[PDB]
């Protein structure tokens, strides 16, 4: 990085490949 989750929204966290 992608896909899930948690959010009205998560460049951080969490569960994946």
């Nucleotide at each position: 990085g992608u896909c899930g989750g948690g959010u009205a929204a998560g460049u951080u966290c969490c569960g994946a490949c």
Solved structure of RNA (ribosomal 23S RNA) from Escherichia coli, 17 nucleotides shown. It was solved by electron microscopy to 9.9 angstrom. Protein in the same entry: 30S ribosomal protein S12, Ribosome-recycling factor and Elongation factor G. The depositors describe the entry as "Models for the T. thermophilus ribosome recycling factor and the E. coli elongation factor G bound to the E. coli post-termination complex". The 2012 paper behind the entry is "Structural insights into initial and intermediate steps of the ribosome-recycling process". The organism belongs to Escherichia, within Bacteria.